An RNA structure (PreQ1 riboswitch), in which 29 nucleotides are resolved. It comes from the structure "Cocrystal structure of a mutant class-I preQ1 riboswitch". It is bound to 7-DEAZA-7-AMINOMETHYL-GUANINE (PRF). Klein et al. published it in Nat.Struct.Mol.Biol. in 2009: "Cocrystal Structure of a Class I Preq1 Riboswitch Reveals a Pseudoknot Recognizing an Essential Hypermodified Nucleobase". Crystallisation conditions: 30% PEG 200, 50MM CACL2, 100MM HEPES-KOH PH 7.0, VAPOR DIFFUSION, HANGING DROP, TEMPERATURE 296K.

[PDB]
This record gives sequence, structure tokens and C1' cells, in this order.
RNA sequence: AGAGGUUCUAG
RNA sequence: CCCUCUAUAAAAAACUAA
Repeated sequence: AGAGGUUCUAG
Repeated sequence: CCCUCUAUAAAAAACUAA
């Protein structure tokens, strides 16, 4: 800089 | 606001909103 994310849903 | 990767999506527990 960028990409992406679990604990219902979303961030 | 949190976490993790570094071309690639996926491992974790809290946080905030409803």
C1' cells in the first nucleotide's frame, strides 16, 4: 500500500 | 475501531452498530 476475515447479522 | 496475510483467501476474540 493492497487484499481478506471468525465469534447471528454488518463494519 | 480489531485481526491476518503479501497476490492469496483464510486462522482467531474482542470491540462498535442494529